[PDB]
Context: one part of a larger RNA, bound to proteins that are not shown
Molecule: MITORIBOSOMAL 16S RRNA, nucleotides 1034 to 1569
Organism: SUS SCROFA
RNA sequence: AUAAAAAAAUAAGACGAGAAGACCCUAUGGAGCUUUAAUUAACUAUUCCAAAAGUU
RNA sequence: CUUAACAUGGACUAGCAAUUUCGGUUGGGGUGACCUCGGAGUACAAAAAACCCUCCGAGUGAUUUUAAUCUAGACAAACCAGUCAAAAUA
RNA sequence: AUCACUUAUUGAUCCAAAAUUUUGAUCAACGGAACAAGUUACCCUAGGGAUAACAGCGCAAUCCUGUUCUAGAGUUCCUAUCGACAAUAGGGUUUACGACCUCGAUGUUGGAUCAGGACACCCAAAUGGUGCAGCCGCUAUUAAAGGUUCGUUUGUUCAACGAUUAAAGUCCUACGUGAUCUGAGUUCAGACCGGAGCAAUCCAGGUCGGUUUCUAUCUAUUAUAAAUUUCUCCCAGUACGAAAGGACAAGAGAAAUGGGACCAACCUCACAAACGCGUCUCAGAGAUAAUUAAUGAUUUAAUCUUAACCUAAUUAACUCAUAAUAAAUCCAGCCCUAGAACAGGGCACA
Numbered sequence: 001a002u003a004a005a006a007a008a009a010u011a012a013g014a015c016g017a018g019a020a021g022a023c024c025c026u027a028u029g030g031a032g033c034u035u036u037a038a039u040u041a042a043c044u045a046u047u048c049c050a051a052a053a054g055u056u
Numbered sequence: 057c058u059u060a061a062c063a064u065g066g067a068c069u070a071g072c073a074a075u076u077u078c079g080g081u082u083g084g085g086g087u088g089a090c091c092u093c094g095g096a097g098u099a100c101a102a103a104a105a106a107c108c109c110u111c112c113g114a115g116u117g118a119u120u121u122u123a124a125u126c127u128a129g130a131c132a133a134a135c136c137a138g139u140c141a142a143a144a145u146a
Numbered sequence: 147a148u149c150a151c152u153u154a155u156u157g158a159u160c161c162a163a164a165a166u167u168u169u170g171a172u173c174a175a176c177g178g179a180a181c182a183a184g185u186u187a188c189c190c191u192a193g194g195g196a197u198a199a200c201a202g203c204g205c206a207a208u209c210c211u212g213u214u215c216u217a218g219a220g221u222u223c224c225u226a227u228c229g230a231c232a233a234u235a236g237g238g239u240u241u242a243c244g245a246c247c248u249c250g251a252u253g254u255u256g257g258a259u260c261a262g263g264a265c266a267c268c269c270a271a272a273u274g275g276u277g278c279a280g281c282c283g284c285u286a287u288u289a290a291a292g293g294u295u296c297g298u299u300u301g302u303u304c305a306a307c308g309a310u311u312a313a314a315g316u317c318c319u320a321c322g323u324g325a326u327c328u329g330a331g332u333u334c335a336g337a338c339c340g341g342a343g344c345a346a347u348c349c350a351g352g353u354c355g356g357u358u359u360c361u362a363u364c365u366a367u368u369a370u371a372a373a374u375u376u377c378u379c380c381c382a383g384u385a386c387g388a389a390a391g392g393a394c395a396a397g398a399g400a401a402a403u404g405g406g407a408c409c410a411a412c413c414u415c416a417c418a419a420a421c422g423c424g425u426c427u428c429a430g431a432g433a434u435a436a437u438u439a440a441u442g443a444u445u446u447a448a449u450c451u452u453a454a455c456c457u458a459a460u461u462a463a464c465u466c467a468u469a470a471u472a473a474a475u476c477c478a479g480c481c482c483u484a485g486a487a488c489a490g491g492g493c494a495c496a
Base pairs, nucleotide, nucleotide: 008368009367010366012365013364014363016360017359024194025193026192027191029190030189031186032185033184034183037076038075039074040073043071044070045069047067048066049065050064052059053058079091080090081089088108092114093113094112095111096110097109115176116150117149118148119147120123124145125144129140130139131138135177161170162169163168201248202246203244204243207241209237210236211235212234213233214232218228219227255330256328257327258326260322261319262318263317264316265315268293269292271288272287273286274285275284276283295309296308297307298306299305336354337353338352339351340349341348342347370469371468373403374402375401376400377399378398379397386391404428405427406426407425408424412422414420430466431465432464437459438458439457479493480492481491482490
């Protein structure tokens, strides 16, 4: 400050409603990308030694 | 001494390619700086005691005398490590 | 074992080498992973207001208003106008500093619209002082009802510049205001150009381009009036000054803006209306602030007095005279300059 309820409006608030913040940081969480990160296969090629065939 | 095309074992040299990670403190994170060990202060007289607090040091030298074994009791301490040390032998 | 402040001079397991028994680390991220770096604005999940950016709050270093002190400037003269070295209060907008609420979202710059407030007045209104003759001025006091422009360039607040105005205030309000609006800017994805990286990518460096969502449940809210300012015209070219320049006060006019309305004409008009670019109308008295004066005590002079008694003179607000509204109950229908619905005015002539 204040009887009780409708209908009509306007959006200042309800840290309004929507999406467990796409920013930031933290998980001994992920992933993509790049190479001088560290460990390194398969494969595709290379070169070599054996093997295989023959020579000498 | 040779190797036609297949083709196996072990290497090599590359390409393409795999598997896995990208430490921490911090007056938010990054950049900067620091990470263990010891003397002071802070912490005035038993101990203890923080900071990206204030200041100095160590990641060994120099010798001679080669500074041994074994065991009471102790300090310290989350643990691990650290410390003293009588007796007894030599 | 000693000296070097003597205190620190140091690395655990496992695994390796050794011979008879023992040695191996910037494992320095030093209680030590046997051996691993860059990027991500193309990013993803889990979380955090335990922690940043926005805003709030705290504090007030910086910033901002006062006073106290007179060295000095001011030719002489501290304080008309200022004022070093310094003292003491305040304000809470800046840049910071804290990390206290929010990360199961408090949507962040500038405009648009509409503004609420402070007064540390930019105008209008009363006044003190002047290094004030007058005209301008420069300072100080009191006063928040009302004002406080239109443009060129920038996304821009700021700033410059053109033109004016009585002035074109300083601020706060989540740097007011995005469930009202706009996104030029910042701030994702594309892209160039410097540069930095071997690269990926990156630089509060530029440049071009780029989705702005809500149907309102709750609170809030949805028309009384009782003017403000110029500029002219006079006064009077007079008061004032040596002249050059040159006033207020009083009194008549015009406008403009802001409130409230209204269509005869004009103009918009293909409705009989609405409407502006058009027309009309606008106020008495009472109070006081700062400051000027009269009588006059404490203190028999003086003295406007935080002494009486009456007093006087003078802003804005703010009150109030005055104006609006103000006959309790018939209301079916049907008309209307009255209306969203409900309400309101008409319906005897004629």